[PDB]
Context: bound to proteins that are not shown
RNA sequence: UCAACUUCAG
DNA sequence: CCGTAGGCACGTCTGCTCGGCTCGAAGTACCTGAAGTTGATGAAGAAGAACTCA
DNA sequence: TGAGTTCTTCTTCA
DNA sequence: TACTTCGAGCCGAGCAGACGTGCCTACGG
Numbered sequence: 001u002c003a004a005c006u007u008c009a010g
Numbered sequence: 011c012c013g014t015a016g017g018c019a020c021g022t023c024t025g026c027t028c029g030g031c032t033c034g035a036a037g038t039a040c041c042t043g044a045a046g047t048t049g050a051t052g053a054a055g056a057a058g059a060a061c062t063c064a
Numbered sequence: 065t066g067a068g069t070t071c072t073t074c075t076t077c078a
Numbered sequence: 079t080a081c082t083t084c085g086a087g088c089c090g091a092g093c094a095g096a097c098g099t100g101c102c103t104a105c106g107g
Base pairs, nucleotide, nucleotide: 001050002049003048004047005046006045007044008043011107012106015103016102017101018100019099020098021097022096023095024094025093026092027091028090029089031087032086033085034084035083036082037081038080051078052077053076054075055074056073057072058071059070060069061068063066064065
C1' cells in the first nucleotide's frame, strides 16, 4: 500500500 | 330361405401432448463513521564459492 | 595448482 | 433464514384418435 478481521459510535 | 361374407361402427387401447404438482438451484439480506491488528510463502533446484586436497 | 566435493544461498513454483 | 423465483423432471393423467369385434345388410346359391 491493498485485502481481511475485530472492536466501537449514532 | 338359409347361411355366409363383408363392411360399418361402438368399444378399447395406446399415445400424445399438456397440464399440473414437487423440488432443487440462485440472488438478497440499513446508512454513516472511527480505531487497531494481521498477512501478503515456504520448498526445491541450480549455481557459485570455497577449501582441502591431492 | 586445479580438480573435486560440499555447503549454502538465491531465485522460480505450487 | 427466509424466501420468493425459475425450470424441470416425471408422472400422470386424461382425452382423443385409431384399430378391432360384433351386428346388420345385401346378395347369391